[PDB]
RNA sequence: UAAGUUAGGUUUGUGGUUGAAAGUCGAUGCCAGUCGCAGGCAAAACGAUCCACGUAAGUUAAACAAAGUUUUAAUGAGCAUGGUGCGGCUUAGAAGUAAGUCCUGCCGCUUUAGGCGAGAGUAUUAGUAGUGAGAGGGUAAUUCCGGGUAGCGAAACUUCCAGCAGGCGAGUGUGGGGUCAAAGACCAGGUCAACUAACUUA
Numbered sequence: 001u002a003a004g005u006u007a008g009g010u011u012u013g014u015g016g017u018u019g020a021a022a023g024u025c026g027a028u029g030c031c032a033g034u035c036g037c038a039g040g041c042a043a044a045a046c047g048a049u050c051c052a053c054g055u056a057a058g059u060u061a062a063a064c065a066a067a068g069u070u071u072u073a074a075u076g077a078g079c080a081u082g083g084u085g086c087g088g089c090u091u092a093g094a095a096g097u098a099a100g101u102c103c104u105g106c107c108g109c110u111u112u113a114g115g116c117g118a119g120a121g122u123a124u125u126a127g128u129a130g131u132g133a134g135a136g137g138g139u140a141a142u143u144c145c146g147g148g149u150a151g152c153g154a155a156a157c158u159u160c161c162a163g164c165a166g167g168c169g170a171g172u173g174u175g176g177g178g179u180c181a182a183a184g185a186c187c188a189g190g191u192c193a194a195c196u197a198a199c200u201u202a
Base pairs, nucleotide, nucleotide: 001202002201003200004199005198006197007196008195011194012193013192014188015187016186017185023049024048025047029041030040031039033089034088035087036086037085038084050176051175052174053173058075059074060073061072062071063070064068081181100168102167103166104165105164106163107117108116109115119161121160123158130152131151136145137144
Other pairs, nucleotide, nucleotide, family: 009013cWH009190tHS009192cWH014191tWS018022tWH019021tHS019182tHS026029cSS026046cWW027044tWH041044cSS043189tSS054078cWW055077tWH056090cSS057076tHS064069cWW079175cWH080177tHS082180tWW085130tSS093171tWS095170cWS097099tHS098103cSS099167tSS111113cHS120169tHS122159cWW125156tWS126155tHH127153tWS128154tWH129153tHS132148tHS132150tHS133149tWH134147tWH135146tHS138143cWW178183tWS
C1' cells in the first nucleotide's frame, strides 16, 4: 500500500423502485373555520396543500372605566377530493340522483343468508382509551353540586377478499378555472453507505 471479520448511532447522511414529471411547508412550530382536553410528528415513519374579492366566529392594537365592558381600526374560512376523537362558539337558501350504504350489466366462488370479488373495505383489539350533559338545587352574574352518571366514541399491532367494461360523487356569498387528474404512488428502516479503532491474509 491492497483485500476480509468485529465494535462505535453522545463520528456523519435515511436508502431504493415505477414514470417525461414523486413537489412545497412546520419547533416560543404544525395537524380539513376557531377555542378547550387527549393523542401524533424533526431518519418529516404523523400531517397540511385551487386563484382573486367581500364577510361570520376568532386573534392583535388603541380609546373609555369604580369593576371592566362596549365601540372603532387592522387582520381573518366555504364552490378542490372524502383526510384523528369528544365538547363550546360560528355557517347550514330546512336537499338532487339508479348511484358512498357507491350504482348498472356480464363472469368467478360460497350458500339456500339484507353474500364477497382490492375498497371513501370485512373481522379482532372494544363498547376499551378519550370526552362529557340536560331537568333540578344554591347564587345579581361567574364558578360549584346533581356527575365523572346518561349519551357519544377511536388508533397502533393482528386477520380475510387476487376478474373486466360503462357511469356517478349534486346544490349551498361574488368572479375565474378543472371534471377523479403528480389534486404526489409503492417497498425497507440505523435498511443502505461513509469515517475511526482493533484482529487476520498478500